[PDB]
Context: one part of a larger RNA, bound to proteins that are not shown
Molecule: 16S rRNA, nucleotides 7 to 919
Organism: Porphyromonas gingivalis
RNA sequence: GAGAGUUUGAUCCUGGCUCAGGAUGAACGCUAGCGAUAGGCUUAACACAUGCAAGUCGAGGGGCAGC
RNA sequence: GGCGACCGGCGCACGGGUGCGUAACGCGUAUGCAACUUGCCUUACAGAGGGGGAUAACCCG
RNA sequence: CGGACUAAAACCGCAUACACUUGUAUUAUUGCAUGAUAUUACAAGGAAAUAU
RNA sequence: AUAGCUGUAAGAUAGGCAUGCGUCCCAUUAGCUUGUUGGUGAGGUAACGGCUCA
RNA sequence: CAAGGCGACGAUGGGUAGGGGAACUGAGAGGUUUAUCCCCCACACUGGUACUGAGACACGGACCAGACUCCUACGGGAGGCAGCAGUGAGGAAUAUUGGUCAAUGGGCGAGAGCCUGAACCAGCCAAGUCGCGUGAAGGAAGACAGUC
RNA sequence: UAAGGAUUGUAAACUUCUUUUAUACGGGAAUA
RNA sequence: GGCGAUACGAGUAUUGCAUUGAAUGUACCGUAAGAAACAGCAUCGGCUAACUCC
RNA sequence: UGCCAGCAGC
RNA sequence: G
RNA sequence: AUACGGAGGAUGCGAGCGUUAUCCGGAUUUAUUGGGUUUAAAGGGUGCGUAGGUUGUUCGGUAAGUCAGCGGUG
RNA sequence: GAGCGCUCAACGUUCAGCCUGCCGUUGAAACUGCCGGGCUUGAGUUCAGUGGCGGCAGGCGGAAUUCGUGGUGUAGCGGUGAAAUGCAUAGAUAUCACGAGGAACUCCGA
RNA sequence: UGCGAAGGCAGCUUGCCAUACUGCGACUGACACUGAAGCACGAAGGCGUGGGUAUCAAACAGGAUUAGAUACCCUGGUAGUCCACGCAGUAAACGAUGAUUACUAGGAGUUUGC
RNA sequence: UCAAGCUUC
RNA sequence: ACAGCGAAAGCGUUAAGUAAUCCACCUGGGGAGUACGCCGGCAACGGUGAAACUCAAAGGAAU
Numbered sequence: 001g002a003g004a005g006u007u008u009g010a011u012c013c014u015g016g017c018u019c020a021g022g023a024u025g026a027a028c029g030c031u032a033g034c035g036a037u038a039g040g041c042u043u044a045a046c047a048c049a050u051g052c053a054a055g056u057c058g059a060g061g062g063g064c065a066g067c
Numbered sequence: 068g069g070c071g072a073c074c075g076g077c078g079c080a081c082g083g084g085u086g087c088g089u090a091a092c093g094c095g096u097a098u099g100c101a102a103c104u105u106g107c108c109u110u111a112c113a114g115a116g117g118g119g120g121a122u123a124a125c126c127c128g
Numbered sequence: 129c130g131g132a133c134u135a136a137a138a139c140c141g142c143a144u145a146c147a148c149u150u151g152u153a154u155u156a157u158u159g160c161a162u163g164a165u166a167u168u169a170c171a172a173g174g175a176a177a178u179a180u
Numbered sequence: 181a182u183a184g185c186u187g188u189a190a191g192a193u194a195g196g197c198a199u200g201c202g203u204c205c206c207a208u209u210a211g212c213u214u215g216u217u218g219g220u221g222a223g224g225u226a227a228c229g230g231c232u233c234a
Numbered sequence: 235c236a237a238g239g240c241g242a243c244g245a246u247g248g249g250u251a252g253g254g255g256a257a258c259u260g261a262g263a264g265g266u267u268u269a270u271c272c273c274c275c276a277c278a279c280u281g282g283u284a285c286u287g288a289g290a291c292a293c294g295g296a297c298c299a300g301a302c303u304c305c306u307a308c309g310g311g312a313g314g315c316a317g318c319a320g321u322g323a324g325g326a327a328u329a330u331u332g333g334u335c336a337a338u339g340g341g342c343g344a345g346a347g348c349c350u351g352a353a354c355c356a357g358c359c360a361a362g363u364c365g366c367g368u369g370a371a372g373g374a375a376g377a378c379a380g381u382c
Numbered sequence: 383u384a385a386g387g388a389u390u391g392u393a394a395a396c397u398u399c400u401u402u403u404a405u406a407c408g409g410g411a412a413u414a
Numbered sequence: 415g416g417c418g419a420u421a422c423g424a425g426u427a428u429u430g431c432a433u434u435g436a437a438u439g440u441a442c443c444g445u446a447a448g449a450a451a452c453a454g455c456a457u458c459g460g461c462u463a464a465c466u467c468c
Numbered sequence: 469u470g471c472c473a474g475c476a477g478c
Numbered sequence: 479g
Numbered sequence: 480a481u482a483c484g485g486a487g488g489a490u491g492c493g494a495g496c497g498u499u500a501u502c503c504g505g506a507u508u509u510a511u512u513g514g515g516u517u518u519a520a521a522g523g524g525u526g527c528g529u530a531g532g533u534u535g536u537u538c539g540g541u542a543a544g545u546c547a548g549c550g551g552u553g
Numbered sequence: 554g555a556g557c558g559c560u561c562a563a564c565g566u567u568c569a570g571c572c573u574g575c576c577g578u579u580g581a582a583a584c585u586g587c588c589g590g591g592c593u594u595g596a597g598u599u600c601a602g603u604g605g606c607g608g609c610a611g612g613c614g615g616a617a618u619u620c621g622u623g624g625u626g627u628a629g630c631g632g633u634g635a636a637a638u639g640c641a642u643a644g645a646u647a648u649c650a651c652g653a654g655g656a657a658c659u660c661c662g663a
Numbered sequence: 664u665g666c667g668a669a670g671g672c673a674g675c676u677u678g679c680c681a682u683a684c685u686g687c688g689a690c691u692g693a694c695a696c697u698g699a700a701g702c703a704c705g706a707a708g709g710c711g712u713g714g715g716u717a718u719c720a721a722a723c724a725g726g727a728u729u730a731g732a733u734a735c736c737c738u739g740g741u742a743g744u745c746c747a748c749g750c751a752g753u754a755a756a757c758g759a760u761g762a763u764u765a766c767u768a769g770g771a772g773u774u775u776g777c
Numbered sequence: 778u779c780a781a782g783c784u785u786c
Numbered sequence: 787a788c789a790g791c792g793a794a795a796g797c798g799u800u801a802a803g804u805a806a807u808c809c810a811c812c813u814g815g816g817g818a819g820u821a822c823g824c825c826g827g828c829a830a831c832g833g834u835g836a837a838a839c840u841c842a843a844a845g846g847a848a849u
Base pairs, nucleotide, nucleotide: 004018005017006016009849011847012846013845021503022502023501024500026499027498028497029496030495033366034365035364036363037362039359040358041324046322047321050319051318052317055077056076057075060074061073064069084277085276086275093203094202095201096200097199098198099197100196103195104194108191109190110189111188112187113186114185116142118140119139126131127130128129148173149172150171152169153168155166156165157164158163178183179182180181204249205248206247211240212239213238216237217236218235220234221233222232223231252274253273254272255271257266258265259264279300280299281298282297283296302313303312304311305310330356332355333354334353338352339350340349341348342347381385401448405441406440407439411434415426453490455488458474465484472477514812515811516810517795518794522809524704525703526702527701531697532696533695535592536591537590538589539588540587541586543585544584545581546580547579548578549577550576551575552574554568555567556566557565558564595694596691597690598689600686601685602684603683604682607680608679609678610677611676612675613674614658619653620652621651622650623649624648625647629640630639665672666671709750710749711748712747713746714745719743723739724738725737726736761808762807763806764805765804766803769786770785771784772783773782775780776779790797791796814841815840816839823834824833825832826831
Other pairs, nucleotide, nucleotide, family: 003019cWH007014tWH007844cWH008010tHS010848cWW014844tWS015843tHS016842tSS018506cWH020504cWH020505cHS031360tWW040328tSS041044tWS043325cWS045085cSS045277tWS048315tHS048320cWW049315tHS049319cWW052351tHS054079tHS058062cWH058072cWH061135cSS062072cWW063071tHS066069tHS074136tWS080287tHS080289cWW082293tWH082294tWH083278cWW084316cSS090250tWH101162tHS102197tWS102227cSS103226cSS105193cWW114176tWS115184cWW117141cWH120138cWH122135tWH123134tWH136138tHS144175tWH145174tWS154167cWW160161cHS175186cSS177184tSS196226tWS208822cWW209246cWW211245tSS215218cWH215235tWH216238tWS219230cWH224229tHS255268tWH256267tWW257269tWS260263tHS262513cWH277316tWS284295cWW285292tWH286290tWH287289tHS292295tHS301314cWH306309tWS318351cSS319331cSS325327tHS329357cWS333433cSS334336cHS335350tHS335352tWH336354cWS336412tHS337353tWS343346tHS364562cSS367449tSS368450cWH369397cWW369446tWH370396cWW373390tWS374391tWH376391tWH377389tWH378388cWW379387cWH382384cHH386387cSS390393cWH398446tWH399447tWH400449cWW404442cWW408436tWS408438tHS410435tWW414430tHH416425cWW417418cSS417424cWW418423cWH419422tHS432434tHS436437cHS447449cWH450493tWS451492cWH452491cWW454461tSS454489cWH455461tSS456476cWH456481tHS457475cWW460490cSS462463cSS463486cWH464485cWH466483cWW467469cWS470479tHS470480tWH477482tWS509813tHS510813tWW515521tSS520812cSS525668cSS528700tHS529699tWH530698tHS542543cHS559563tWH571573tWS582583cHS593692tWS593693tWH595692tHS599687cWH605681cWW606664cWH615657cWW616656cWW617655cWW626646tHS627628cHS627644tHS627645tWH631638tHS632637tHS633635tHS635727cWS636726cWS637726cSS637737tWS638725cSS655717tHS663673tWW667670tHS669704tWS670754cWS691694cHS705752tWS705756cWS706753tWH710828cWS716717cHS718744cWW720742tHS721741tWH722740tHS729731tHS732734cHS751830tWS760802cWH767801tWW768787tWS774781cWH777778cWW789798tHS789801tWH792794tHS792795tHS793846tSS796802tWS798801cHS801803cHS814843tSS817838tHS818837tHH819820cHS819835tWS820836tWH821835tHS827829tHS827830tHS
């Protein structure tokens, strides 16, 4: 550790199909108060502009034009 | 005081991103290297003595 | 984009290291075949950085 | 005094190579390979090796 | 030089996949799939060569050859958005051109410290899950709906 | 055209504030 | 800043240091006041009257 | 007819 | 229907 | 139309409720566990035979399968 | 499973608890496999008896039937539910012979 | 009724083969079963070359029945049906039932070996 | 009476 | 025609009963034993053997 329907005027089998359940980094329709904790280009290693993302040492050296 | 810039030391091969490619010792599991390498880190043993070229910046075009 | 002088913990010799590498051994011990680990020697070769 | 520098060894850490077993369909996919398999020597590599060359 | 080696226990050739633990789901047998997370591999517009380094498929380093795109002032030069954020397109469909290095972890530094779109946070999104509220106790059979 | 369902449901009358709003105190995450 | 001390480790005091952030939480007035949808009701299945259409 | 449906269908 |  | 559309009541769930798409179980609808082949699908037209699979009885060896213990690892 | 912390819960976190997958190393020998022998019941060989529309090949047959050539003979024959197409007085069907051939094997007989 | 692996096999006789069943106090000692690939055989119809050609008879021709009759009925009629060699590889090739081994009740017949 | 084979209740 | 097996008709020592070994084949009905390719054959044809699309049936035995 279970099922339901469905071939016939009515049976018992065989066999497929369809529902019922559980789960989505899902989408859509209607309608939406809060908190916590997760998750957020699944389509193309697609194009763009801007900014940042890997610097630090004046106890290494020549310099101080900069206090 | 500290510092624009230059020479120099260390780091940027990590952290971060993607699943193209790849049926392969690539991956998983278990071993071997008496065929290996390993900066930074720790410990132990030894040593740090004497010299010389360029060259960046600066200056002049 | 051309000319000249510059400093080092930038660059490159020399001195030293037989603890390292290379070559030749001896004494071994011991493996899994090619062998491995140590000693005892001779030879050659290989480094640095000082600052406050 | 601190911060250090060099050589060697051990450790630690990180890589590399080689192995036993497992790793999707198609036979309306049956033969494949010519450094490909092995030996000698040499070169090359951190290292064994057709890794490369006769 | 010798010639071999591998194949019906599937060589070779073709098509399709990154691989595991996880996660989901079945009593079990198992199976499905890698959405977040961790380990390994491959890659950085496409190829080739290397160089520097202890270490390179070199993710904000070269050289060359190919698309493509942008600017000059026609002599010459630039970019690769598979880092984080705007925008456009594709699509049924997925967010801020946000704050701080206070904590953890890295890099450099004697230290103080500096940097860190890693990371901590916040903003947006029916939004997966969990929890709470939208009131609590009495008040007879109003008006307005239905069926009689 | 009275009865049944809405139905103790509404309307007033009695309390409570989770939650929203306005105010104040305001930790811990921070240890070296 | 001292206090053993192996002279250096190491053990003890002091100093600032929060992006989140009125954020948890605690407390104070004056009020039910600001807060409920969606699906399906002939069988499987939980849930039936009347009007339309015909 | 307009329609509805997962099935028996209305 |  | 106690099945269509509305109105009144009812029943689920409840900050959610439904529709679509994808994957598992019921499915034993690939059956080793765990199905079948007269008539529902399903015995090759019939043989010989290669590779392969299976092997009467008994006495000893071995330790490949099998069994048991002890460690390492995940 | 038992705790601890989230006011509770999802969720964080700790220990009891599986590692039952892989590898190494020791033992056991009932069964499978391998090796070395045996046995005759399976299998096969020989011998005797009993078969048979089993296969291949060579010969031999009668009935029916076809054609050709000749005797007899003349109003039809054949076929069908009924007919007709067809053969036949420049001589059919039937009937008696001679000559040339092909195919199939009644009864037994299931 | 019997035989053959199946397809199949029927006048008489002979030759050459194969095979089956039962037993032996003969032999050998597990030498066994099944079998994907392959190979062989495989009714009728069909194809190629050479023979033969009586009957029957697809196609074809005529006559009937029907509304029609491209059929059933009748009369003709060529391949084919027969033989040899070679292809082809199919069937309601059916017991719609693969092969092998061991075991498990009775009645009615039949053939052979007793 | 026994063993092969052959078909129906 | 016992037991047994089977959905039933039925099978029943010649099993379709009880067991063991190996081989062949099936996974709803059409499309379809079709198309393409390949192999074989003088030809006829044989062998191997899909998919798109479509339906909720198609089937067996008995009353």